[PDB]
Context: one part of a larger RNA, bound to proteins that are not shown
């Protein structure tokens, strides 16, 4: 949907007119009642699920308005005061040794002085307080060096200069005062007047604040979903005597490490028990004797293993380079083991070993970029910019085949596609808890195990609780 | 596949709370306590919570426990849970959270089919008819107390205090009745007010509700009245108690046979019943019309 | 065992009606009747109608009077109305 549509007890996808088997039932309405047709309605709005949506939050992520904010434009006068560097001008410089205020060298035997010297008054000074300079007024043949004394270093003059000054020019750049004309207000009067003022305002551009708004983003597993726990690698068990084998099954460990803990040559062998031995002990070292491996091998664990992988010690860097038969392992990728050839080496007397490490975890695919090297590419052209090509570095990409360089939360305002693939009510399975009911006979029960009662233990029923599992049912 | 709890309607199981019958008691009597039959009937009103439960007040013969989609929202509520408002403690920077509270908050007239109560129409039930009528099979009912006699007897020191066996009163439920008693009684009567009418007065009549109001009210329909019902009594049983009696020289309620025994079980009582298609039984009445 | 018409005894429309009743059933009655409406008695409810006549100014009061009204109850009564009347109904299988 069509129907010629009953009860039980049972079966079925677990609640059946429609299936078994049995009862019960003439045909057809009216008037009532609602237990059933898991009645109608409404593709469950409560719950998961979707790499759905949408509101709403915020010290989630990532823009944006908005405000802050340097530079510059639009932007001009006058002044004051300072900073930066640039040239040039005089200086400033005093640990101790000693004439005294020694920059750092170098140079030089002469440098000055009517191109005003030895003294007196201003100071610019700086002073370390002893001095050292300059121009004024002083002023009318005088200075100081080689000479030395101690010096790391001699003074006179010169000259390039360091560390500081100040003086001028130069380029700036910062501040502060004023002014008026831009530019903004305002003024019944407007080619003007007042305020304000090169500020504010625009304009370009710099950084910042910034759920106010704008777009996301907010992992999967899961005996529903949160919460919790967990994600990738090794080792053992599960794991059914090949390999492979799952659970939110039973235990553990890694995200290093070693310049030797490599490599090779040579040599050596434990643990631990008795029994001797000073300090000295259960254990220190040292003798004997048993002692096959129960010690060690850097750390989980397992397999190995003294006929060494364990210890010791010379020499040394194969913790190679340019390949690689041929396999193991596997859905791709990737992991793995690996013999010979060649360069060019270590050991070794030779055989011969050695492309790290007794193995079995210590680990990251691409993409973008760093670096060293190579000299392939070079945009007309020789160069360059930039790139490839070889090595090699940046990964708790740990959600460990790693969506973006770049992300959080709430929604009882909530909304859509969807699940009885996955929860809550009911039913089923199922009985752990639950509820009853027996079995044993220690005990109580004055005596007496059993009137009435039952230690530790033990075996059932029942489906009314809580639970358990997820089987119809979330159009 | 509408989820608590109530209310309404049940009906069932029995691991039985009362009644009924047992045994055992550390049962003297009365009460008790156990534990075995038994589901026929019965199992009260109230305070407090949304409460299931529970606890208390008051009675009772008791104041059972459990199933039926935690039985029953096309039967009803909606207190509670379980949306949007708000608040509170509490957590959160928030936005908002909370089987934590707190106050509010939409619950669909019409039943097609199975059911289930009632009630017709149709065949049928070898002739047709009117009447009485058996009763397979079914349903309904089934409760229980208190007092008094026996008898202050058995039983006990006392206190209490019976069995059996008689007799009288109730509550609750069920049928059915209106004579009492108490209801209603929409126009059977009377009385009241506003107002408008008829016809001025009187005396009426409509409205004030689907009686305008108020005090009566027949008959019928009713309960708060009234009458009567649960049983008697007969058979077979349960637990339980026996006779007689072996297997077993004795014991044994049994293996042969036989008694006694429950409110439960059949009949018995009230009611329906011949669609009892297995359609019944009796009394009456009509009659063999006419036409292939 | 069929058929189809007419009757049998019956039955049913119809119509007065019912403590029967949603309709439908059922029960009772139709003129040879007391179905049901009227009337009348009785009951059996209200409680002293109107009208007139006294009393008081009035609003009443008293009297005629247990008056008037008066559903259904219990009967009486043919005054009303159930007029007249129409449809169906055996003829009985076979051993």
């Nucleotide at each position: 949907g069509a129907a010629c549509u009953g009860g039980c007890c049972g079966u079925g996808a677990a609640g059946a007119u429609g299936c078994g088997g049995c009862c019960u039932a003439c045909c057809c309405g009216u008037g009532g009642c609602a237990g059933g047709a898991c009645g109608a309605a409404a593709a469950g709005a409560c719950c998961c699920c979707g790499u759905g949506g949408a509101g709403c939050u915020u010290u989630a992520c990532u823009g944006c308005a908005g405000c802050c904010u340097g530079g510059u434009g639009u932007u001009g006068g006058c002044u004051c005061u300072u900073g930066g560097u640039c040239g040039c001008g005089c200086c400033u410089g005093c640990g101790u040794a000693g004439g005294a205020u020694a920059g750092g060298u170098g140079g030089g035997a002469g440098c000055c002085u009517g191109u005003g010297a030895a003294c007196c008054c201003c100071c610019g000074c700086c002073u370390c307080c002893g001095g050292g300079u300059g121009g004024g007024g002083g002023g009318g043949a005088g200075g100081c060096g080689c000479c030395g004394g101690u010096g790391a270093a001699a003074u006179a003059c010169c000259a390039c200069c360091c560390u500081g000054g100040c003086g001028c020019g130069g380029c700036u750049g910062g501040g502060g005062g004023c002014c008026u004309a831009a530019c903004c207000c305002u003024c019944g009067g407007a080619u003007g007047g007042g305020g304000g003022g090169a500020c504010a305002g625009c304009g370009c551009u710099u950084g910042g604040c910034g759920g106010g708004c704008a777009g996301u983003u907010u992992g999967a597993c899961u005996g529903g979903g949160g919460c919790g726990g967990u994600c990738g690698c090794c080792u053992c068990c599960u794991a059914a005597a090949a390999g492979g084998u799952a659970a939110c099954g039973g235990a553990g460990g890694c995200g290093c490490c070693c310049a030797a803990a490599g490599g090779u040559c040579c040599c050596c062998u434990c643990a631990g028990g008795c029994g001797g031995g000073a300090c000295g002990g259960a254990a220190a070292u040292c003798c004997g004797c048993c002692g096959g491996a129960g010690a060690g091998c850097g750390c989980a664990a397992g397999g190995g293993u003294a006929g060494a992988a364990g210890g010791g010690g010379g020499c040394c860097u194969g913790a190679c380079u340019g390949c690689g038969a041929g396999g193991c392992c596997u859905g791709c990728a990737a992991g793995c083991c690996g013999a010979g050839c060649a360069g060019g080496g270590g050991c070794g007397a030779a055989a011969g070993c050695c492309g790290g490490g007794c193995c079995u975890a210590g680990u990251g695919a691409a993409c973008c970029g760093g670096u060293g090297g190579u000299c392939c590419c070079g945009u007309g052209u020789g160069g360059a910019a930039g790139g490839g090509c070889c090595a090699u570095c940046g990964a708790u990409c740990a959600a460990c085949g790693g969506a973006u360089a770049a992300a959080a939360g709430u929604u009882a305002c909530c909304c859509c596609g969807g699940g009885g693939a996955u929860a809550a009510c009911a039913g089923g399975c199922u009985g752990a808890u639950c509820u009853c009911c027996c079995c044993c006979g220690a005990g109580c029960g004055u005596c007496c195990a059993c009137a009435g009662c039952g230690g530790c233990g033990g075996g059932g029923a029942g489906g009314u609780u809580u639970g358990g599992c997820a089987c119809c049912u979330c159009g | 596949u509408g989820u608590c709890g109530g209310c309404u309607c049940g009906u069932c199981g029995c691991a039985u709370c009362c009644u009924g019958g047992g045994g055992c008691u550390g049962a003297a009597g009365a009460a008790g306590g156990u534990c075995c039959c038994a589901a026929g009937g019965g199992u009260u009103g109230g305070g407090c919570u949304g409460u299931u439960c529970g606890c208390c007040c008051a009675u009772u013969a008791a104041a059972g426990c459990g199933g039926c989609a935690c039985g029953c929202g096309a039967g009803c509520u909606g207190g509670g849970u379980u949306c949007a408002g708000a608040a509170c403690g509490u957590c959160g920077u928030g936005a908002g959270a909370c089987a934590g509270u707190u106050c509010g908050g939409u619950c669909u007239c019409u039943a097609u089919c199975c059911g289930c109560c009632a009630c017709g129409g149709g065949c049928g039930c070898a002739g047709g008819a009117g009447g009485c009528u058996u009763g397979a099979g079914g349903g309904g009912g089934g409760c229980u107390c208190u007092u008094c006699c026996u008898a202050g007897u058995a039983c006990g020191a006392g206190a209490g205090g019976a069995c059996c066996g008689g007799a009288a009163g109730g509550g609750a439920c069920g049928c059915a009745c209106c004579u009492c008693u108490g209801g209603u009684u929409u126009c059977c009567c009377a009385g009241c007010u506003g107002u408008c009418c008829c016809u001025c007065c009187a005396g009426g009549g409509g409205c004030a509700u689907a009686a305008g109001c108020u005090g009566g009210g027949u008959a019928g329909c009713c309960a708060u009245g009234u009458g009567c019902g649960g049983a008697a009594g007969g058979g077979a049983u349960a637990a339980c108690c026996g006779c007689u009696g072996a297997a077993a020289g004795c014991a044994u309620c049994u293996a042969a046979g036989c008694g006694g025994g429950a409110a439960g079980c059949c009949c018995g009582c009230c009611c329906c019943a011949a669609g009892a298609u297995g359609a019944g039984g009796c009394c009456u009445c009509c009659c063999a019309c006419g036409g292939c | 065992a069929g058929c189809c018409g007419g009757u049998a005894a019956g039955g049913a429309c119809c119509c007065g009606g019912g403590a029967a009743g949603a309709c439908c059933a059922c029960c009772c009655g139709g003129u040879g009747g007391a179905u049901g409406g009227g009337c009348c008695g009785g009951g059996g409810g209200u409680g002293u109608a109107a009208g007139c006549g006294c009393c008081g100014c009035g609003a009443g009061g008293c009297g005629u009077u247990g008056a008037g009204c008066c559903g259904a109850c219990c009967g009486g009564u043919c005054c009303c109305a159930a007029u007249c009347g129409u449809c169906c109904g055996a003829g009985g299988u076979c051993u």